[PDB]
RNA sequence: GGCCAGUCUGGCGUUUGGUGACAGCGCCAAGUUCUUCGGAAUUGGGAAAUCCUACUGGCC
Numbered sequence: 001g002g003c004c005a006g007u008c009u010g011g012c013g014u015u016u017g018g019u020g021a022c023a024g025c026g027c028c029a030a031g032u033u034c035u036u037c038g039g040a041a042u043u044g045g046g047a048a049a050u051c052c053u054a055c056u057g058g059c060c
Base pairs, nucleotide, nucleotide: 001060002059003058004057005056006055007054009029010028011027012026013025014024016023017022030043031042032041033040034039044052045051
């Protein structure tokens, strides 16, 4: 570099799931959206893509 399959806000904790990136769980925070102001939903970059950064597993 090519191809295939995946992961995602940050910090601390973690006898759970995962080969793993991570996830799940507890707590404290951050962004975004909505709100009837009680709250609700969401989380890499992107309006989005058979798109892209980083990272993980496999083949070369």
An RNA structure with a sequence from Bacillus halodurans C-125, in which 60 nucleotides are resolved. Ions in the entry include magnesium. The structure was determined by X-ray diffraction at 2 A resolution and released in 2021. Protein in the same entry: OLE-associated protein B. Crystallisation conditions: 100 mM HEPES (pH 7.0 to 7.5), 200 mM NH4Cl and 39 to 42.5% 2-Methyl-2,4-pentanediol (MPD).